An RNA structure (23S Ribosomal RNA, nucleotides 2005 to 2890) from Pseudomonas aeruginosa PAO1, in which 886 nucleotides are resolved. It was solved by cryo-EM to 2.6 angstrom. The source organism's lineage runs through Bacteria, Gammaproteobacteria, Pseudomonadaceae, Pseudomonas and Pseudomonas aeruginosa. Basu et al. published it in Nat Commun in 2022: "Compact IF2 allows initiator tRNA accommodation into the P site and gates the ribosome to elongation". The entry is indexed under Initiation Factor 2, 70S ribosome, cryo-EM, translation initiation, initiator tRNA, conformational changes, RIBOSOME. Among the 52 different proteins in the entry, which are not shown, are 50S ribosomal protein L3, 30S ribosomal protein S7 and 50S ribosomal protein L30. Ions in the entry include magnesium and zinc. It holds a match to the Rfam family "Bacterial large subunit ribosomal RNA". The depositors describe the entry as "Pseudomonas aeruginosa 70S ribosome initiation complex bound to IF2-GDPCP (structure II-B)".
[PDB]
Context: one part of a larger RNA, bound to proteins that are not shown
RNA sequence: GAAAUCGCUGUGAAGAUGCAGUGUAUCCGCGGCUAGACGGAAAGACCCCGUGAACCUUUACUGUAGCUUUGCACUGGACUUUGAGCCUGCUUGUGUAGGAUAGGUGGGAGGCUUUGAAGCGUGGACGCCAGUUCGCGUGGAGCCAUCCUUGAAAUACCACCCUGGCAUGCUUGAGGUUCUAACUCUGGUCCGUAAUCCGGAUCGAGGACAGUGUAUGGUGGGCAGUUUGACUGGGGCGGUCUCCUCCUAAAGAGUAACGGAGGAGUACGAAGGUGCGCUCAGACCGGUCGGAAAUCGGUCGCAGAGUAUAAAGGCAAAAGCGCGCUUGACUGCGAGACAGACACGUCGAGCAGGUACGAAAGUAGGUCUUAGUGAUCCGGUGGUUCUGUAUGGAAGGGCCAUCGCUCAACGGAUAAAAGGUACUCCGGGGAUAACAGGCUGAUACCGCCCAAGAGUUCAUAUCGACGGCGGUGUUUGGCACCUCGAUGUCGGCUCAUCACAUCCUGGGGCUGAAGCCGGUCCCAAGGGUAUGGCUGUUCGCCAUUUAAAGUGGUACGCGAGCUGGGUUUAGAACGUCGUGAGACAGUUCGGUCCCUAUCUGCCGUGGACGUUUGAGAUUUGAGAGGGGCUGCUCCUAGUACGAGAGGACCGGAGUGGACGAACCUCUGGUGUUCCGGUUGUCACGCCAGUGGCAUUGCCGGGUAGCUAUGUUCGGAAAAGAUAACCGCUGAAAGCAUCUAAGCGGGAAACUUGCCUCAAGAUGAGAUCUCACUGGGAACUUGAUUCCCCUGAAGGGCCGUCGAAGACUACGACGUUGAUAGGCUGGGUGUGUAAGCGUUGUGAGGCGUUGAGCUAACCAGUACUAAUUGCCCGUGAGGCUUGACCA
Numbered sequence: 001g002a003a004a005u006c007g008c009u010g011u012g013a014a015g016a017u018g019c020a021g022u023g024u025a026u027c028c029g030c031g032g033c034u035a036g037a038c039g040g041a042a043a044g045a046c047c048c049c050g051u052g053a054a055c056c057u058u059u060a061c062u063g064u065a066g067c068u069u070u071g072c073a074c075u076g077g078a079c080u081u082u083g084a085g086c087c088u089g090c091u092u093g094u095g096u097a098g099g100a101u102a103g104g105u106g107g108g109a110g111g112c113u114u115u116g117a118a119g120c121g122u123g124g125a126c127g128c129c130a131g132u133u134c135g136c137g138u139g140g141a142g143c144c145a146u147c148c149u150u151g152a153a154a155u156a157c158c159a160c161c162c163u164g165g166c167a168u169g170c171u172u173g174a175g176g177u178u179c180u181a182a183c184u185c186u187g188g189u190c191c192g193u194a195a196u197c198c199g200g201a202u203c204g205a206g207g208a209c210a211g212u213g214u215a216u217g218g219u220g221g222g223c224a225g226u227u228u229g230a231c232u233g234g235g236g237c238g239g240u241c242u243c244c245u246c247c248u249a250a251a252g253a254g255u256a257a258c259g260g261a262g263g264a265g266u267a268c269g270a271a272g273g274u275g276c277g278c279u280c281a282g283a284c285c286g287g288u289c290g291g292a293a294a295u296c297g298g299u300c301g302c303a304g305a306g307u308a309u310a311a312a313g314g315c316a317a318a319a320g321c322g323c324g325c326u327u328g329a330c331u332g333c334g335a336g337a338c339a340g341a342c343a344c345g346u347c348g349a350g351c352a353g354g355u356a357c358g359a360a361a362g363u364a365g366g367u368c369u370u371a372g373u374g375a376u377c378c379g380g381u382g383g384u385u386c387u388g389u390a391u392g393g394a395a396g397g398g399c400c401a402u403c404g405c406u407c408a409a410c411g412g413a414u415a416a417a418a419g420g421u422a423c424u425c426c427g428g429g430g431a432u433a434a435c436a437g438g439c440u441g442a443u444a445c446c447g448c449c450c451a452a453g454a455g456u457u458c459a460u461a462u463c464g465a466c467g468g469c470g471g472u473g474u475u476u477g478g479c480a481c482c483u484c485g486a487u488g489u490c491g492g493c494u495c496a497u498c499a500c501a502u503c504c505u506g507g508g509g510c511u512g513a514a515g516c517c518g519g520u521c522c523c524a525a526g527g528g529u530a531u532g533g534c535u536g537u538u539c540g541c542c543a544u545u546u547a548a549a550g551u552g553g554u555a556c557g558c559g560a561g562c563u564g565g566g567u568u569u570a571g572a573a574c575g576u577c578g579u580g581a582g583a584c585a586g587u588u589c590g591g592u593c594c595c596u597a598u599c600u601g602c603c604g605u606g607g608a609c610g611u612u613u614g615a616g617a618u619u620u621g622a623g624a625g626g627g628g629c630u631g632c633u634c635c636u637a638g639u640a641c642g643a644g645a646g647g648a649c650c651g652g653a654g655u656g657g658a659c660g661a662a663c664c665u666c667u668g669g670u671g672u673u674c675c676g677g678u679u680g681u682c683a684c685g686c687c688a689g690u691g692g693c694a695u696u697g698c699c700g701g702g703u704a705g706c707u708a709u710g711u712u713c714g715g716a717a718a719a720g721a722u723a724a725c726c727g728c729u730g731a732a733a734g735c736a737u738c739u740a741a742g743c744g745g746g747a748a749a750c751u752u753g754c755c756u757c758a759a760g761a762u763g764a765g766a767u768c769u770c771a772c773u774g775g776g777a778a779c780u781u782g783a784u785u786c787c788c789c790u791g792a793a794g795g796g797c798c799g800u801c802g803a804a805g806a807c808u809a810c811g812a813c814g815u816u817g818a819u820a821g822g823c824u825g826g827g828u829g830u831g832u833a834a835g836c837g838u839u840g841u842g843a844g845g846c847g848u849u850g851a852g853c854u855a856a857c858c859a860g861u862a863c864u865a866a867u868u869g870c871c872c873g874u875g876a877g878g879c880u881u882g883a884c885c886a
């Protein structure tokens, strides 16, 4: 999707209307209920995944608005403090040393410009200080003696530069103050102008500051774009991620797991090459201090030592140990192989150059072997028969050698990166978790085996250590087979159904069973099997009951039957954790529960057809349902038993609890259809009297019917066949023995007995009574068809109804009639109507008056309504065989 759409037990993609076997079952509606159709609805919101998305946070990364620092510009004058540069006289040049003074070089070898004014020095000074410079105080005056001695070069003398420091000059970094003229004014008054804008003018204030452009440092979740690994017996947390050795690994190679065990991310210029030479560990004996263990001697021992570093495989031509020489830990290659997705990897004879050891044949392209590692890009360094953007160069590039990664997530996304989401969202998945199902049964629960022991003694009355064997699916788990285009998860309510591993009641054996009570085991599933306080609780603990308050399965039965306290959306708070967003399987207060039933199912109630002619009535019972509980008291009998206390079995009688059925006489409830009281208001012309409305206005009573809390009854006794158990007789097997042959007793379980349904019991049963007794025609010639006539018994339609009823059905009646209504009597309920008469001023009272009214009840009565009809249903009931009749 289409349906001719049952139960059960299995099977099966693992919970079947559809498959297997089997059992039930005529066909079709209507009113009801929701157990199933993994019912409808919404491409699950929980969980995981995607090199998905949003939004939020921050000391994630990378940036940015804003804020801030400084350079330059707009941007000027003066004065002063001060660093640097530059010009001039440069006078300054005080060392061992020299009367005195060293940065040197050329002219120069004595100075005679008022000599070189002369001895000290005056005014100024400095000074590695006692030396030098400046007017000799007088004045126009012989001192520096030129290597005169010393000193690394003597001054005097014309030139070449500076040096410790000064003056000015033209520049120049920063600092402070001031001025006015740039700039600024969200200050005043004038004009445009009729104007709290805007301009221009002028006063005032600030002032080269502020502010803006551009460049630059800081800050900057205010804002932005993003990142935040994989494996994984679900994810997370933890662990791991590359390489070497052994096992797994199944005698070639290879071979997985969050399988069992260990190592590496180096070392060595000798720990490499070669020639030569040599054997260890350990034991015993002997020997100064050591004494088991030092070094020495001897014998045995042969590898039990050693090997740079794990383990495995090796090691006498030692691959182990020592000494001399030394650099083959060489350069270019390379036949041929082993491994292998690739990229990588491993071994290597031989050739050519140059070597090292050795007399030499020869050996040497690192180390006993297998770990000690990282691609490309990019950048650096040394070479170079390359290139080199018009040409020659150069820069830059190529080639060769080499350097820089815990890129360890180790075939390495980028130069550069953490978190939250319960406010969430999309695409997907039963490829993968939580609930229920399945598989399993470690665990759980329940049985049994052994028997040390406890039980005064005595293993098994009752228990039973150390150990062993099963069963059930029943707990906690394991797995991940079904369902993520949805299978609603705790507890309560309502309603259940099954098992037996029995809580009570029933029947027994043993007892460490006197009796009354008990303990344990066997048989038995008929019926029973609390109410409450606390808590969301299931449980549990308490209080008080009971004969007893069973244990489990059923999607931990039951939300298209109810609830919504718990739990698991969004709000808010506490503790704890986090810088924070937030989190907690920790608390706390609040928080929407949808669906008119098609099919199966079930509870009721009909229509059709069949049951062999049809009809009215009464029936048998194959089969199926219901029911089945139990206390206390008294008598046996204060008896059996017992020292006493106490106290029965067996048998009999009464009265209760819970449960069920029927009923309405009684006790009550109800009784908006009966009768009264009364409040407010409106109306009937008004008064009186009545009526509508106010939840039946509010109330007080109450008939029929219905009804419980009221009344009556029930569970049996008995029979049969049995369970456990107890036997009789009895051999196999001279005994014994309930058994093998045979004969018994025996329980609320089973079959009847009690109640109800029941021949659709298609195997459709039985009995009594009733009705129907005409013709033709055609055949395809007999359970045939057609036409005319004739339709009975009875049924229905219809009507009046019903303690019958959703509609039906069922039951009574339809004039020859009491079926319904009315009427007439009564009954019942209510409680003394109206009007009138009296008394009172009036409300009111009193009398007529137990009055008036009165539903569904009782009895009678044709007054009204049940017609004076129609339609179905026929015309004697097939054939075969047998037995009796005729």
Stems, first nucleotide, its partner, number of pairs: 003017001006023005026608008035600003039595002047429004052425002054421004060226005066219003070215005076179009089166002099148001103161004111143001120137001124133003183206003187203006229241003238258001242264006265410001266308001267367002272326007280304001282300005306315002309372001311370003330353004336347003342411001355364003378404007386397002436483001437481001438479003442476001444472006453463002490565001491563003495557001496554005503528003506523006530544005571589001573587002575584003609760001613771007623757004629657007641646001659714005667708004674701005679694006718752003725745004772877001774788005779782001789875001794872004798814005819865003822861005829853002835848005
Other pairs, nucleotide, nucleotide, family: 002018cWW005599cSS011016tWH014437cSS014438cSS030806tWS034035cHS037560tWH042486tWS046433cWW047234tSS048432cWS051413tWH057580cSS058060cWH058579cWS060417cSS061221tHH065220tHS069216cWW075208tWS075210tHH076181tWS085170cWW086169cWS088167cWW091165tHS096151cWS097151cSS098100tHS098101tWS098154tWS100155cWW102151cWS103162cWW107157cWS108157cWS109146tSS115116tHS115117tHS116142cWS117140cWS118138tWH123134cWS136138tHS139141tHS145148tWS148155cHH150154tWH152153cSS180208tWH182207tHS183210tWS193197cWW220222cHS226417tWS227418cWH228419cWH231258cWH245311tSS248257tHS249256tHH250255tWW263371tWS265373tWS267271tWS270327tWW270329tHH279303tWS279318tWH280302tHS281301tHS287295cWW302303cHS305318tWW314319tWS328354cWH328364cWH332365cWH334349tHS335348tHS351365tWH358360tHS358361tHS374407tHS374412tSS375407tWH376405tWH388394tHS388395tHS414416tHS419581tSS421423cHS430434cWH432484tHS433484tWH435487cWW441442cHS441443tHS441473tWS441476cHS443473cWW443475cWW450466cWW451465tHS452464tWS455461tHS458512tWW459464cWS473475cHS480481cHS487555tWS488593tWW494558cWW500525tHS502504cHS503525tWH504547cSS507724tWS514641cSS514645tWW515640cWS515646tSS523723cSS524748cWS528548tSS529549tSS529550cWH545549tWH546548tHS547630cHS558561cHS570591tHS572588cWW578580tHS578581tHS610764tWS614793tSS620759tWH621761tHS622758tHS636650cWW638639cHS638647tWS639648tWH640647tHS642644tHS642645tHS658715cWW664707tHS664708tWH666710cWS671704tHS673855cSS702855tWS703856cWH708709tSS708710tHS717753tHS721749cWW722747tWH723746tHS724746tHS729739tWH729741tWS730740tHS731737tWH732736tWH733735tHS739741cWH759765tHS760762cHS771792cSS790874cWW791792cHS793873tHS799866cSS804809tWS813866tWS817862tWS817866tHS818863tWH819862tHH828854cWW831850tWS831851tHS833851tHS834849tHH840842tHS840843tHS